[PDB]
Molecule: SAM-III riboswitch
Organism: Enterococcus faecalis
RNA sequence: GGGACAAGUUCCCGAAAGGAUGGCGGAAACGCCAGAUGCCUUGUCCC
Numbered sequence: 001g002g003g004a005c006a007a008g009u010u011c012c013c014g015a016a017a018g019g020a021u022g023g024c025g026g027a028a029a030c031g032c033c034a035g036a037u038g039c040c041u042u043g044u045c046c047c
Stems, first nucleotide, its partner, number of pairs: 002046007010020003021034004026030001
Other pairs, nucleotide, nucleotide, family: 009039tWW025030cWW026027tHS035038cWH
């Protein structure tokens, strides 16, 4: 070097929008961030 699944990329929806959920920050009514897809990385198993 080959392949499957999961995570990195929280879940509902075909996206967008949005809501739940979780995380981060301040003394604070509050505020901020979170992948729809590919590639890549890590982990487990197979020839």